[PDB]
Context: one part of a larger RNA, bound to proteins that are not shown
RNA sequence: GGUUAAGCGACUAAGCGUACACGGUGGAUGCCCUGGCAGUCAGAGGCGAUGAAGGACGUGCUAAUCUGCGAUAAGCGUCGGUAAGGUGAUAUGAACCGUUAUAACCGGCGAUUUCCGAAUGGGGAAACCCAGUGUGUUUCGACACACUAUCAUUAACUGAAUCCAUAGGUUAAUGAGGCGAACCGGGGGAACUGAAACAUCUAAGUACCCCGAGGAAAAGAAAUCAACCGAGAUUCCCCCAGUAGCGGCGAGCGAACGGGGAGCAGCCCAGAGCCUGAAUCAGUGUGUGUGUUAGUGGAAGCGUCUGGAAAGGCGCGCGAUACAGGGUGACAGCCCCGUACACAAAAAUGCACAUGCUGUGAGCUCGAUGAGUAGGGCGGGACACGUGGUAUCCUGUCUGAAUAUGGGGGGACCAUCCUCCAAGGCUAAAUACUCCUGACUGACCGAUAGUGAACCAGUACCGUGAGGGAAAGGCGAAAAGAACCCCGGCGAGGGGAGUGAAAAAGAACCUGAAACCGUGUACGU
Repeated sequence: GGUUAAGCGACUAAGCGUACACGGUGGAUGCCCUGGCAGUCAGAGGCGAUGAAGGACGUGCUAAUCUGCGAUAAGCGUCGGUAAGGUGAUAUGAACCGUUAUAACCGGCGAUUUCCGAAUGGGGAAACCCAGUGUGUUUCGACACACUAUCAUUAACUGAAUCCAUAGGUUAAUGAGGCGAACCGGGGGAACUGAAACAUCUAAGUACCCCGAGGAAAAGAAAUCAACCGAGAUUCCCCCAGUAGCGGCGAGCGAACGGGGAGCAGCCCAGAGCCUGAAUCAGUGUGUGUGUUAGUGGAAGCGUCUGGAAAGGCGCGCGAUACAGGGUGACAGCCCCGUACACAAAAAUGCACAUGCUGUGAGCUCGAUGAGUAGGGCGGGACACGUGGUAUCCUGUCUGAAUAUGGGGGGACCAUCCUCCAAGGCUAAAUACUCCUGACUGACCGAUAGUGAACCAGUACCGUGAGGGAAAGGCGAAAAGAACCCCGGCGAGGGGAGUGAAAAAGAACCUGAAACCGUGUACGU
């Protein structure tokens, strides 16, 4: 060195696991606010037959939608302000208009203002159909304009059964009608629920329906309280007091007297004379003051470093009756708009005073003093009070006084005492609310939050209908939004180039998490 034999033995990954790197999808998180929420201080508290709220259709150099406007249609006249720029937005472009006062824009006052809709000439399936009457055109082919609803009140004229008359009818004038957030007054009025069941009771005179009014409404000037002392119309707040009471004396309901405050206001008829517009109030004249509806002026900074950009750092200045706020390529008293402060109205308007009218109409004397009412019987309701020993109030029903020499009340009722005068009416403030307008504020939200709606949302969509009802924000400082080339179907998509500080900011665009899905490497299987 060869053979044989026995024993032991790594290297595989179809796929899979863990870790890491890089990606995809998805849209969290952070930052942001032309959107919301809750308030304070002011204002206003209505619009409509002179046609409202809300809609339909149209209107541009315009194809659509939004905004505005209405056949004079993103608009016309006039008076003021205001000027170098303008012809609303998506949204460029075209054609134009202006630059020292006739562009545009803002405010006052006017003009125009289709159709439906209370809709009102009749009708009707809203945005349509069909008329009558009277005027006036002139091509008499036809055309234009106005009026024509209902009800209430008043007036005139007519006018039955029926003589007079009434009813009825026609015409004219005045008013109303409908819509709208809360608050207010009135007419009706639940149930769930609690009582650990449930019927009295509670919920609760609540929800809801209906009628009516105003900027507030309602109430309101003692037939009230109190206690032998006194107060002095109504309304609202804090106590009295969870008290006195009521109560299947259960659950629960729950005052007043009296005190402190806000605010404060008293009058007229039921009638005569004396007396007159003497106070007094409403719209009217005119003048003054002030406010609203457009606006004007409004201080004071430079150098240097970093940076794509300075308002930031550093250095040195200035204003402040202005360091509220917003914007500008990162954080600005001195860059811009503003802010403090000081000014402003041709025209129309609110308020407060001065001032003429009308409407009532002062004051004094005398007189009068709210009857089917108070009270009562019956049935109900309201009072904290559930019928109780139950006063007081209202009344569906039946009754029914007195008349200042009278009457009501003081919680059964009687007597005494006190106090007040019903059966006629008016009245501001303190009180309630917010559809809406302006300013300001927030240990309120920041896109699954905050309104349902930050966005063309009461939309898309769903439903026969009443009705229900979303999702959806962010490129960059500036579009500088990617000329040009290449692959590709004159595609989609991508690679270069270029812009930008950044394109891994490229429009499916800030940041870009997780689930989930991949490619590569190490180890394991």
Shown are 525 nucleotides from a PDB entry: RNA (23S ribosomal RNA, nucleotides 1 to 525) from Escherichia coli. The PDB entry is titled "E. coli 70S ribosome complex (N1-methylated 16S A1408 + arbekacin)". It holds a match to the Rfam family "Bacterial large subunit ribosomal RNA". Dey et al. published it in Nat Commun in 2025: "Basis for selective drug evasion of an aminoglycoside-resistance ribosomal RNA modification". Released in 2025, the model rests on cryo-EM data to a resolution of 2.2 A.